[PDB]
Context: bound to proteins that are not shown
RNA sequence: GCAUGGACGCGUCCAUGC
RNA sequence: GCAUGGACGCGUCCAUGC
Numbered sequence: 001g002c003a004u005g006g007a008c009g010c011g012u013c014c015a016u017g018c
Numbered sequence: 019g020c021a022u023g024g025a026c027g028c029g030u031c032c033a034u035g036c
Base pairs, nucleotide, nucleotide: 001036002035003034004033005032006031007030008029009028010027011026012025013024014023015022016021017020018019
C1' cells in the first nucleotide's frame, strides 16, 4: 500500500417512544 | 428537545493476511 474484522469519534438519513 | 435501534458516509486505534 491492498483487503478483512472489531472498538471508538463526527455527521447524514429512517423508524419508535416520551 | 430527550432516548433507543438500524442504514450510510468520513475519520482515528487495534489485529490479521497478502
The RNA has 36 modelled nucleotides. Crystallisation conditions: PEG 3350, magnesium sulfate, pH 7, VAPOR DIFFUSION, HANGING DROP, temperature 295K. Protein in the same entry: B2 protein. The 2005 paper behind the entry is "Dual modes of RNA-silencing suppression by Flock House virus protein B2". It was solved by X-ray diffraction to 2.6 angstrom.